[PDB]
């Protein structure tokens, strides 16, 4: 030294829409599935949950499926 994307199970919260949990903060020049630290917890299956390149829709712009 197994936790934050997504999506179950269990259970709660709430009058409903909703929403909590495997979550949330500092900090390291920024990014972050991070380091370094500090809480909180419930376990579970699975992945860039970032930045660039290429295709393609979409007008030519967002965005959206890809990974040829």
């Nucleotide at each position: 030294g197994g936790g934050u994307c997504a999506g179950a199970u269990c259970g709660g919260c709430g009058a409903a829409a909703g929403u909590c949990g495997c979550c949330a903060c500092u900090u390291c020049g920024c990014c972050g599935a991070g380091g370094a630290g500090u809480g909180c917890a419930a376990u579970c299956u699975g992945u860039g949950a970032g930045g660039c390149c290429c295709c393609a829709g979409g007008a030519g712009g967002a965005c959206u499926g890809g990974g040829u």
Shown are 68 nucleotides from a PDB entry: RNA (XRN1-resistant flaviviral RNA) with a sequence from Murray Valley encephalitis virus. It was solved by X-ray diffraction to 2.46 angstrom. Ions in the entry include magnesium. Entry title: Crystal structure of an Xrn1-resistant RNA from the 3' untranslated region of a flavivirus (Murray Valley Encephalitis virus). Primary citation: Chapman et al., Science (2014), "The structural basis of pathogenic subgenomic flavivirus RNA (sfRNA) production". Rfam match: Flavivirus 3'UTR stem loop IV. From the family's description: Flavivirus 3' stem-loop IV (Flavivirus SLIV) is a conserved RNA that confers resistance to Xrn1 exonuclease. The family's RNA type in Rfam is cis-regulatory element. Sample source: RNA was prepared by in vitro transcription with T7 polymerase.